[PDB]
Context: bound to proteins that are not shown
RNA sequence: ACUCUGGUUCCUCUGCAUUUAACCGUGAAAAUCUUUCGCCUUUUACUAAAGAUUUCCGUGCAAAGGAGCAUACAUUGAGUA
RNA sequence: AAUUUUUGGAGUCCCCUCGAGAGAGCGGGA
Numbered sequence: 001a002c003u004c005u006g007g008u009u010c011c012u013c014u015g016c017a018u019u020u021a022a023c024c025g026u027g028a029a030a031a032u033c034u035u036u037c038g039c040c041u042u043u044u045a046c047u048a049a050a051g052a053u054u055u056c057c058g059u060g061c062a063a064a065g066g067a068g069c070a071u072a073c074a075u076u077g078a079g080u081a
Numbered sequence: 082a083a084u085u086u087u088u089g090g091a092g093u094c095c096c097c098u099c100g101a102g103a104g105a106g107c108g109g110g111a
Base pairs, nucleotide, nucleotide: 007069008068009067010066011065012064014062015061016060017059025057029055030054031053032052033051034050035049036048038046093111094110095109096108097106098105099104
Other pairs, nucleotide, nucleotide, family: 001079tHS002079tWW003078cWH004075cWW004076tWS005074tWW006070cWW006073tWS020022tHS024058cWH025027cHS037047cWW073074cSS078079tHS100102tHS100103cWS
C1' cells in the first nucleotide's frame, strides 16, 4: 500500500461493580421490622446482642460527549523487504 | 546469508523390461 487518532487536565452523562472464603471502604454512621436482658406510677429518647432490610458519607473501572490550557504526525486496532 | 543437512545442480546421455503413445523397475553403463 489503509481508516485512524493530537497531548494532558477538568466537568457532566451512561453502563457494570451478586460466584462475596474475603474486599467495591486496609475506614466505619444512623433508622425500620422481628426477638432477648436493664431503667419506668406514661411515651419517646434508651441499655446490648442476634437476624432480615433500608438510608447516608464515600468507591472502582470502562465507554461517550463537551469545555479549557501548552501544539505535532509519525502511529494504534488492521499487515512487507 | 554460492564450499557436506534445504536458498546456487551428482547432473545428462545410451542399452534390457512393460507398451502404438510415454513413463516406471535400490535395473545396467559412459
Molecule: U5 snRNA
Organism: Caenorhabditis elegans